[PDB]
Context: one part of a larger RNA, bound to proteins that are not shown
Molecule: 18S rRNA, nucleotides 1 to 602
Organism: Candida albicans SC5314
C1' cells in the first nucleotide's frame, strides 16, 4: 500500500470459479484472563406473559385555619407563631420506555398560513354614561 | 350594601353498612383568589327621536346610545403627471 | 384638504343601523404604615400578591409547497355502487379542503411503471469498507412520528383522542363469604417464556436540568455502585553485575 | 574490542493485603501512603500452528485407507516432515481461536 496466492494438465496457455487473507460501532461461541482509563449491554426469536417494590407532585410574608394539633404569654377579645387535614389553584399533554404498525406513508432540505388554535412568558392596554 | 351582597360544601365530632376496593350513605356545623350575585365616576362632546317655536328654514323643553365583546348588513380605507 | 401596512386583499383601524339565553371595564390578599388637619376610629397614600379584556410577542399546534425512498410484471390496467376527479350551495371545524350532505358534470392516475404483492422496512443525523467510482448497515445517545395486550369510543383540560386518566367489547388475568371487587412493567429493578443472543428486585437528589402556590417539596428523569474480555487508551509476567568458561 | 553457553551474589519492584487522608450525597475505586508483600522471584501466559497457499522439523513411538486430520489441494493401506502422543520451532499475545453475515 490503486498489491494477490493455492487448486481442472503429463506438461502448457485461457476462461471460471472455489479456497486462502485482511476489516466491522458485527453478533454469538471456545479457550485463557496480573494493572489503568473508557465503555456497549433482554432490540434480532415473542409489540409474549407479568409476583413484588419504586417511578407525580405541589405554600409562600402576599388564596382558604376554634386541628377540642403543638410554643409561649405579645405593638394582638376577630385571627396573626409554627404546623396536619381538607377547600382552592397548578402540574399530572414533560419525561422514559419501545420499534409493532406505516413504501408519497413517515422523514429531510425547502416553503405556505392574505387558511387556523395558542395555558404560560414579556410588551402593552379599559374613568362609559 | 359600597365603610363592601347572598348561600352552599369539604376538613372536623358524630351513627353507620359491606367479605373485600383510594367504596362511601344518613346528621351537625363552617370559609375563600370555590359558586352566583351586585354598585362606588370625571370633563365637555356627537347622534336619533322630537311636544312648542322662530318663520325660506332657526331655537328650543323632555327621551335616549356613548366602552368593549357577540351577529349581520351597509359606507372610509385614495395618491398617472395642466384649463376653461 | 387628513388617511397606516403589504408583491397582492372584502387587510389593519374607523363609521352607521340594528342584534345578543350579555364576555368583562378588580366585594381579592401581605408587610410597613407615612403626610394634611376642616381632629372625624376623618380626607388621603409605599412597596408589592394574585387577577382581568384585546393586540403584541414567546413557547407551541394544526395544517401545508417543491424534490427526493429497497424488492417485485409468476402484478397492466387502476378508481367511479357506500367520493373516485372537478363546480354551486350549505353542515361541521380552531381554520383551508369531498372533511361530510345535496344537485350537478364525467372526471382522476399509469410502461417517464400507475394499481397489486414482499419488506427477516420506523425516516433522518450517522456508521463498516473505502485509488476513484462504489457496496453495505443505520431497533438503539440527537431530530422526526407511532403506540402502550388488542380495537374503540370519550372527560377534563390552552394543550391528549392521554391509558402510571376514565368507558365499553375482545384475549389474558387477581380477589371473593359466590353478592360483588379490581387490572394493563414496549418506565426502574426483578420473574417466567423464547431462544445463538443480553446485568442487581442495591444508595442518592450532591451535579443535570424539569415541575408546584415553591430559594425550602418532589423526580429509578437523572446520578453513583453490582453484574459487564461489547468495542477502546496505556500496559506487568522481569533486571544487573563476577568464577572459570566459550569465541573474534 | 564484545554478541556470548551456566550459576554465584547485591540490589530493584508492583500484583496483593493495610495504618491513614484524598475522593464522594455516604461511599467504592483511582491517584497519594505507614506496617507488610519474589529465585524454580511455583506471584509459573494463553490461543492456533510446523506438506502447499503460509512463518515454523522428513527427530522417537503408537496405528495401519482403520482411527482420524483436512476452509482448498490432499495426509493416513507397517520408515506418516499433515492422523494420535513426546521434544523443538513458529505466529500473535492478555488476548488467541471457531461460526454466521457483510466490506475489500
Ligand atoms: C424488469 O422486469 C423489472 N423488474 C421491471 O421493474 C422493469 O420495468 C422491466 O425489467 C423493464 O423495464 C422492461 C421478468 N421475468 C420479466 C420482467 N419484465 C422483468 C424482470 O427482470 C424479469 O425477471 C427476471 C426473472 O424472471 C425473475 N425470476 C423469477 C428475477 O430473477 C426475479 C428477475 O429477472
Nucleotide at each position: 500500500u490503486a498489491u494477490c496466492u493455492g487448486g481442472u494438465u503429463g506438461a502448457u496457455c485461457c476462461u471460471g470459479c472455489c479456497a486462502g487473507u485482511a476489516g466491522u460501532c458485527a453478533u454469538a461461541u471456545g479457550c485463557u484472563u496480573g494493572u489503568c482509563u473508557c465503555a456497549a449491554a433482554g432490540a434480532u426469536u415473542a409489540a409474549g406473559c407479568c409476583a413484588u417494590g419504586c417511578a407525580u407532585g405541589u405554600c409562600u410574608a402576599a388564596g382558604u385555619a376554634u386541628a377540642a394539633g403543638c410554643a409561649a404569654u405579645u405593638u394582638a377579645u376577630a385571627c396573626a407563631g409554627u404546623g396536619a387535614a381538607a377547600c382552592u389553584g397548578c402540574g399530572a399533554a414533560u419525561g422514559g420506555c419501545u420499534c409493532a404498525u406505516u413504501a408519497a406513508a413517515u422523514c429531510a432540505g425547502u416553503u405556505a398560513u392574505c387558511g387556523u388554535u395558542u395555558a404560560u412568558u414579556u410588551g402593552a392596554u379599559a374613568g362609559u354614561a | 350594601u359600597a365603610c363592601u351582597u347572598g348561600g352552599a360544601u369539604a376538613a372536623c365530632c358524630g351513627u353507620g353498612g359491606u367479605a373485600a376496593u383510594u367504596c362511601u350513605a344518613g346528621a351537625g356545623c363552617u370559609a375563600a383568589u370555590a359558586c352566583a350575585u351586585g354598585c362606588u365616576u370625571a370633563a365637555a362632546a356627537u347622534c336619533c327621536c322630537g311636544a312648542c317655536u322662530g318663520u325660506u328654514u332657526g331655537g328650543a323643553a323632555g327621551g335616549g346610545a356613548u366602552g368593549u365583546a357577540u351577529u349581520u348588513a351597509u359606507u372610509a380605507g385614495a395618491u398617472a403627471a395642466a384649463a376653461a | 384638504u387628513u388617511u397606516g401596512a403589504u408583491g397582492a386583499u372584502u387587510c389593519a383601524u374607523a363609521a352607521u343601523a340594528a342584534c345578543u339565553u350579555u364576555u368583562c371595564g378588580a366585594a381579592u390578599c401581605g408587610c410597613a404604615u407615612g403626610g394634611c388637619c376642616u381632629u372625624g376610629u376623618g380626607c388621603u397614600g409605599g412597596c408589592g400578591a394574585u387577577g382581568g379584556u384585546u393586540c403584541a410577542u414567546u413557547c407551541a399546534a394544526a395544517u401545508u409547497u417543491c424534490u427526493g425512498c429497497c424488492c417485485u410484471a409468476u402484478c397492466a390496467a387502476c378508481u367511479u355502487u357506500c367520493g373516485a376527479u372537478g363546480g354551486u350551495a350549505g353542515g361541521a371545524u380552531a381554520g383551508u379542503g369531498g372533511c361530510c350532505u345535496a344537485c350537478c358534470a364525467u372526471g382522476g392516475u399509469u410502461u417517464c411503471a400507475a394499481c397489486g404483492g414482499g419488506u427477516a422496512a420506523c425516516g433522518g443525523g450517522g456508521a463498516a469498507u473505502a485509488a476513484g467510482g462504489g457496496u453495505u448497515c443505520g431497533a438503539u445517545u440527537c431530530c422526526g412520528g407511532a403506540g402502550a395486550g388488542g380495537g374503540a369510543g370519550c372527560c377534563u383540560g390552552a394543550g391528549a383522542a392521554a391509558c402510571g386518566g376514565c368507558u365499553a367489547c375482545c384475549a389474558c388475568a387477581u380477589c371473593c363469604a359466590a353478592g360483588g371487587a379490581a387490572g394493563g412493567c414496549a418506565g426502574c429493578a426483578g420473574g417466567c417464556g423464547c431462544g445463538c443472543a443480553a446485568a442487581u428486585u442495591a444508595c442518592c437528589c450532591a451535579a443535570u436540568c424539569c415541575c408546584g402556590a415553591c430559594a425550602c417539596g418532589g423526580g429509578g428523569a437523572g446520578g453513583u455502585a453490582g453484574u459487564g474480555a461489547c468495542a477502546a487508551u496505556a500496559a506487568a509476567u522481569a533486571a544487573c553485575g563476577a568464577u572459570a568458561c566459550a569465541g573474534g | 574490542u564484545u554478541g556470548u553457553a551456566a550459576u554465584u551474589g547485591g540490589a530493584a519492584u508492583g500484583a496483593g493485603u493495610a495504618c491513614a487522608a484524598u475522593g464522594u450525597a455516604a461511599a467504592u475505586a483511582c491517584c497519594u501512603u505507614a506496617a507488610c508483600g519474589a529465585g524454580g522471584a511455583a506471584c509459573a501466559a494463553u490461543u492456533g500452528g510446523a506438506g502447499g497457499g503460509c512463518a515454523a522439523g522428513u527427530c522417537u513411538g503408537g496405528u495401519g485407507c482403520c482411527a482420524g486430520c483436512a476452509g482448498c489441494c490432499g495426509c493416513g493401506g507397517u520408515a506418516a516432515u499433515u492422523c494420535c502422543a513426546g521434544c523443538u520451532c513458529c505466529a500473535a499475545a492478555a488476548g488467541c481461536g471457531u461460526a454466521u453475515a457483510u466490506u475489500a